Context: one part of a larger RNA, bound to proteins that are not shown
Molecule: 23S ribosomal RNA, nucleotides 613 to 1376
Organism: Mycolicibacterium smegmatis MC2 155
RNA sequence: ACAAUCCGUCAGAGCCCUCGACGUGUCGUGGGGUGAUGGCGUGCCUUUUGAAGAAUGAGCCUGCGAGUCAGGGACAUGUCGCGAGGUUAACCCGGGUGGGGUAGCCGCAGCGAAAGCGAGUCUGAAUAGGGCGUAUCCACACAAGAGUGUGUGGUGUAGUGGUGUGUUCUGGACCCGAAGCGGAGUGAUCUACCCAUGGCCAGGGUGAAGCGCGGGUAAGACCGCGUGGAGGCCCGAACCCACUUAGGUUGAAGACUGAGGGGAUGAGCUGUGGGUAGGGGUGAAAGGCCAAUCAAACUCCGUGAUAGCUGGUUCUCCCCGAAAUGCAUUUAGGUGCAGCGUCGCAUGUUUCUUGCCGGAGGUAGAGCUACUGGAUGGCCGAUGGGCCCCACAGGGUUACUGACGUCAGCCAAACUCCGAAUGCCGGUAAGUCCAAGAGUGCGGCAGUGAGACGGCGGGGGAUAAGCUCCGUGCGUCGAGAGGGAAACAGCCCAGAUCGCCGGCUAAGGCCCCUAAGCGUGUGCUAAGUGGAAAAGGAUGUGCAGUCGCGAAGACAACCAGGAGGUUGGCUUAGAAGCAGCCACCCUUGAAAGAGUGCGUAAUAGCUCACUGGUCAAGUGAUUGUGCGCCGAUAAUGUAGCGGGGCUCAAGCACACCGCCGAAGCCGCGGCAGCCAACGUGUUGGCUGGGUAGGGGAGCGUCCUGCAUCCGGUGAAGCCGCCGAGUGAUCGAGUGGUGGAGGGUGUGGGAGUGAGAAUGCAGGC
Numbered sequence: 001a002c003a004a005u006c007c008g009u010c011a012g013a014g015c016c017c018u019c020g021a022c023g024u025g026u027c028g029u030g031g032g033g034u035g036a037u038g039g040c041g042u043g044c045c046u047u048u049u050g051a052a053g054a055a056u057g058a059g060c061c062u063g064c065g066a067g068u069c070a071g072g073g074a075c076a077u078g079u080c081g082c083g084a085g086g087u088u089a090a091c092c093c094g095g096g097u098g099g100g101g102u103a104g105c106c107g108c109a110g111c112g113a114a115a116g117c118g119a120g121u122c123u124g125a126a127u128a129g130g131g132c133g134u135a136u137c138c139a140c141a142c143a144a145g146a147g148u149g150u151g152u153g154g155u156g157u158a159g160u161g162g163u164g165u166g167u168u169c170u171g172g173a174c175c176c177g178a179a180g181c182g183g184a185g186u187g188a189u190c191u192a193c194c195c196a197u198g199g200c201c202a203g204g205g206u207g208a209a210g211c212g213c214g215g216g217u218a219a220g221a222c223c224g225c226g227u228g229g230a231g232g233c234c235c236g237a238a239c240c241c242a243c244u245u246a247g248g249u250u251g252a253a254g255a256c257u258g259a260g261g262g263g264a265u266g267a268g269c270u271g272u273g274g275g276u277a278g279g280g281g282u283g284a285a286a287g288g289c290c291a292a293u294c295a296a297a298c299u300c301c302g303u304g305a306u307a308g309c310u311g312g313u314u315c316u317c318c319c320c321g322a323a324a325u326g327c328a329u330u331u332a333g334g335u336g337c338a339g340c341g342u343c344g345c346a347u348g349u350u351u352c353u354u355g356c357c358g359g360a361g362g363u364a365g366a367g368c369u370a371c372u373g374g375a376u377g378g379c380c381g382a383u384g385g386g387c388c389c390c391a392c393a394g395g396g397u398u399a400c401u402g403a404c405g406u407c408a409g410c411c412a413a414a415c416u417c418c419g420a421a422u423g424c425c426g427g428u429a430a431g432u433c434c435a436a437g438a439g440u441g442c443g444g445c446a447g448u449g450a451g452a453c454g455g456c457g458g459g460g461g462a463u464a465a466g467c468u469c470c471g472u473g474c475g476u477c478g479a480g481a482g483g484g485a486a487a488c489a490g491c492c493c494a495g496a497u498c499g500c501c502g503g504c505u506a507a508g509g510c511c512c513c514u515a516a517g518c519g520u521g522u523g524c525u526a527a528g529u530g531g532a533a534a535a536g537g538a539u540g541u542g543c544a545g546u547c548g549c550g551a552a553g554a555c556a557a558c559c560a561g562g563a564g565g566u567u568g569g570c571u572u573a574g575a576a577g578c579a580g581c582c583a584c585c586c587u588u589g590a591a592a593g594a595g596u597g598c599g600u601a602a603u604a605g606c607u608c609a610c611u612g613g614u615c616a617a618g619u620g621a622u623u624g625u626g627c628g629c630c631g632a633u634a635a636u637g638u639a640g641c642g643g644g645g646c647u648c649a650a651g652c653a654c655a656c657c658g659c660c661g662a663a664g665c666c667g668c669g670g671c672a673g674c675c676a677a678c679g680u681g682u683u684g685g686c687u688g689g690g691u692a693g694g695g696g697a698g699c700g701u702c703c704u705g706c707a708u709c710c711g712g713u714g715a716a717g718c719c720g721c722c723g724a725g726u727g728a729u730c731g732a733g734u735g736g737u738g739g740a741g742g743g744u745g746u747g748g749g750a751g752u753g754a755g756a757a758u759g760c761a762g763g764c
Stems, first nucleotide, its partner, number of pairs: 008040004014034005019028004044057001046055001059764006069171003073168010085106003091100003110117002120132004137154007174312002177309001181302006192276009201266001203235003206231001210227006239263003243260005278294001280290003315698006325338005339448002341445007349436001350438001352431008365418001366416002372412003376408004384400001385398001451477004455472006482493003497670004502666003508660003511644003517657001519656006530646001536630002540627005546621004557614001559612003563587003566594001568582003593608001597606002671688008699753001701750010717737005722731003
Other pairs, nucleotide, nucleotide, family: 005007cHS012036tHS013035tHS043058cWW044756tWS045056cWW048050tHS049489tWS050489cHS065754tWS065757tHS066312tWS066754tHH067313cWS068173tWS083158tSS084107tWS086160tSS088103tWH090101tHS109110cHS109118tSS111131tSS112114tHS112115tHS119133tWS124126tHS124128tHS135156tWS136155cWW178306tWH179305tWH187278tWH187291tHS188191tWS188276tWH188281cWS192282tSS201237cWS202236tHS207229tSS207230tHS208229tHS209228tHS216221tHS217219tHS238264tHS242243cHS248253cWS252256cWS277280cSS277290tWS279296tHS283286tWS293297cWS321692tHS322691tWH323448tSS323479tHH324478tHS342694tSS351438cWS360423cWW361422cWW363420tWH364419tHS367370tWS368371cHS368412tWH371415cWS380404cWW381403tHS382402tHS383401cWW388396cWS389390cWS389394cWS391392tSS391393tHS399400tHS416417cHS434684tSS437673cHS447692cSS452490tHS461463cWS461464tHS461465tHS477489cSS480495tSS480496tHS481495tHS481663tWS483507tSS493506cSS505662tWH507661tHS509516tWS515660cSS524626cSS525527cHS525649tWW526647tWS527647tWW528529cHS528530tWS529649tWH531645tWW534632tHH535631tHS550617tHS553616tWS554618tSS556615tWS558613cWS558614cWS562609tHS565566cHS571575tWS571579tWS573601tWS574601tSS576602cHS577595cWS577597cWH578598cWH583594tWS588592tWW590611cSS592593tHS595596cHS595607cWW596607cWW599604tHS641644tWH645650tWS649651cHS698728tSS700752cWS709732tWS711740tWS712740tWS714739tWS714740tHS715739tHS715741tSS716738tHS732743cHS755756cHS
């Protein structure tokens, strides 16, 4: 041992063990150990706009492992001595850390390229302006209000040496990391080629030259038959290779094995000995080989090479808190300066918000006989095409193409006769004002210079992108927890100092999961619409409003009629109410249309409009809106409500009433930063998320000066228990183990803190 678990946290039954009080087991201002069950809950570090990430690194533990030092260096800031002066360097004398040592250095007057002059100097022709300088402040005169200046009087000027801290310069300079580059040497026991001297090549074939005989011939070429035994010859073992395939592939082996395969008297294979060396050798040439590595071997040294690049960098708390923009760049993933942070000094509301007042625009919008263009339809009509007269002089005419002008309706980022709202500059009055922890100036120390999405205005794109590039006293994330959105950086609410088993709310919710309403009243929805979507289609339904007809009888239904001219012409095969065309009338009348359809070649026929009757109240058509229907449509499994389920709404609209709901606000208590008041430290008001980063205050470890205390009656270390502090942590509180050194205060110095670097060593 019915159970879906970043392995914990918060509630918590049961069981077991302890400390107290009371009886026989029962509670407690109790403590421990285990935990059935419920709620919540996406590892750490790097690096990123963004990682739980299926991006990087880490099996575990224990040890080690990274801003140090030198210099009279530079800048800034503490502190100490002397002070218009400060101070020595080398060196000398002292067994010391002391004394001496004036050479130098820095202040003490500046301006000028310099001669030089000097509280002035330089430029300049200039008492004529300007640049630099006379520490600064106060009073009074003289002038201007072109921003204040000039004179007098006063007070008077601060530097320099130690030393702490933070940056910085030259040095390996916080730590680890190349491929490669030089110098001097080592290698040809592997392999490439060569040199000297040896060795090896089973067995079987074929049958070159030469020689002899015969034929041929005048002689020959040549032809047959014998000997002979040539050849980078043939078949094939040893030997040397390595073409195919299977296996091996944490191997038997850092290049093999099994089957087959090629050469195998040769440019053959091999033993022993020797030679050629690195920008060099060797190379039947592959960029091949030169000791398992070769587009330049190996070892040591320069050397801790250098890396705009990757990785790492170790204890705590308190206060503040960014940027991912601009300009420049052999520059774009780097850096300099500015912007934005922090600390110190100075100045104080100068910053910010609201009202009012003074301003300049040219976007949104609109407009166009107000310009520049685009462009719609008319009226008029040149002009031209053509015609017509005809002369060709002199006289009308033409689809014509159609100027100028005019009437009406328009369009534009690079059009404007106009023209806002916001935004910007300034003045003014207030507000916040025990704070915004605001502005501005100077100085020390920075980081950042890869941004993301969302709302508004735009560019590129197809007015696609979770696209790309801009703007925005716009937001959030970054660097932000908590609640909602099922889960879900950037959306909504809201900014986490700590505790509470108190209360009220925000966004969102209240049938059950799941805290709080199967809330109340009036309507709608039949589609599970709610709980995805277009052009478009449609007697779904509710509401509101117009027009038509209608008891003087509407619509439907219904019985009976819907004729004559005539087949109106043209057109044709054909045209008869029904290809087409054009006309589209009259008579009887109730009604008959130059006929709404079907159907026929063309007639015919069925019909219809319309009329009466019949019947007996409503019957038509559009208009606007509330919810609906269809169109509808992908591949692991319902899967387009979080699930169950919901129309007896738990859906929608409109009003009304409650509650739930956060780390938001209030209540009570604790802490800290800033400031205020009054006091010889209390009270009060504000404030306290935080990455890079800046500032302040501390914990623990080791070595030491001085002073004290503990220790063989038991130091350190190690393992516990019981406790304590806001944190690093602590226990001169106690047990066990152990056997020799420790603690405290105040000073001095650090090899002073590891979780990570594919970190190093040991153990596992």